Solved structure of RNA (GLUTAMINYL TRNA), 73 nucleotides shown. It was solved together with GLUTAMINYL-TRNA SYNTHETASE. The PDB entry is titled "GLUTAMINYL-TRNA SYNTHETASE COMPLEXED WITH A TRNA MUTANT AND AN ACTIVE SITE INHIBITOR". Crystallisation conditions: 2.1 M (NH4)2SO4, 70 mM Buffer, 20 mM MgCl2, 20 mM BME at 298 K, pH 7.0, VAPOR DIFFUSION, HANGING DROP. Rfam match: tRNA. Rfam links the family to the GO term triplet codon-amino acid adaptor activity. About the family: Transfer RNA (tRNA) molecules are approximately 80 nucleotides in length. The family's RNA type in Rfam is transfer RNA.
Context: bound to proteins that are not shown
RNA sequence: GGGGUAUCGCCAAGCGGUAAGGCACCGGAUUCUGAUUCCGGCAAGCGAGGUUCGAAUCCUCGUACCCCAGCCA
Numbered sequence: 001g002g003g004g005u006a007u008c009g010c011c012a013a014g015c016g017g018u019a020a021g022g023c024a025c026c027g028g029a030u031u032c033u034g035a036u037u038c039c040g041g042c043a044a045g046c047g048a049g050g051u052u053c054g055a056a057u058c059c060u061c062g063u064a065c066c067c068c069a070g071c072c073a
Stems, first nucleotide, its partner, number of pairs: 001068006009023003017053001025041005046062005
């Protein structure tokens, strides 16, 4: 240079309409497995603007990270 990705601790929905689900985690009820089951709680959408009634979803500017210089796959 080019190609990609930026949501909650870890994954991961939503594709202009006002933020799912799972795992982890903090409580409570059970339990001859401190397990199980069980209900309850939990954050969040890279920054900065810009269009919009309104965006995480569009646009620009950045920034961050990842991949590419095998006669590897």